[PDB]
RNA sequence: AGAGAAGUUCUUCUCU
RNA sequence: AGAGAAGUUCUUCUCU
Numbered sequence: 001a002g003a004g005a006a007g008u009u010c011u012u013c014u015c016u
Numbered sequence: 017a018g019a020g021a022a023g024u025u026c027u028u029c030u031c032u
Base pairs, nucleotide, nucleotide: 001032002031003030004029005028006027007026010023011022012021013020014019015018016017
C1' cells in the first nucleotide's frame, strides 16, 4: 500500500 | 436523550 473488522474525532441521513 | 446506516480522519487487530 491493498482486502476485512472494531473503535477515536468531526459530520450527514433515517426512526423515536 | 436514545436506535439504525453512511461519509471523513486517525488508531488497533487479522490476511496479502
Released in 2024, the model rests on X-ray crystallography data to a resolution of 1.54 angstroms. An RNA structure (RNA 16mer with two continuous s(2)U), in which 32 nucleotides are resolved. Crystals were grown from: 0.02 M Magnesium chloride hexahydrate, 0.002 M Cobalt(II) chloride hexahydrate, 0.05 M HEPES sodium pH 7.5, 2.0 M Ammonium sulfate, 0.001 M Spermine. Primary citation: Ding et al., J.Am.Chem.Soc. (2024), "Unusual Base Pair between Two 2-Thiouridines and Its Implication for Nonenzymatic RNA Copying".